[PDB]
RNA sequence: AGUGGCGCCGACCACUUAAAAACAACGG
Numbered sequence: 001a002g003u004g005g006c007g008c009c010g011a012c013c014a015c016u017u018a019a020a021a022a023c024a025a026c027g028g
Base pairs, nucleotide, nucleotide: 001016002015003014004013005012008028009027010026
């Protein structure tokens, strides 16, 4: 970047065109 995501958003994370999973955590 895209994506999916953390009850929000990312100076995070995990994977890379697929949506995962992750009693998901850091960061405010």
The RNA (C27A Sugarcane Yellow Leaf Virus RNA pseudoknot) has 28 modelled nucleotides. Released in 2006, the model rests on solution-state NMR data. Sample source: Mutant of naturally occuring RNA fragment that forms an RNA pseudoknot in Sugarcane Yellow Leaf Virus. Keywords: RNA pseudoknot; frameshifting, RNA. It comes from the structure "Solution Structure of the C27A ScYLV P1-P2 Frameshifting Pseudoknot, Average Structure".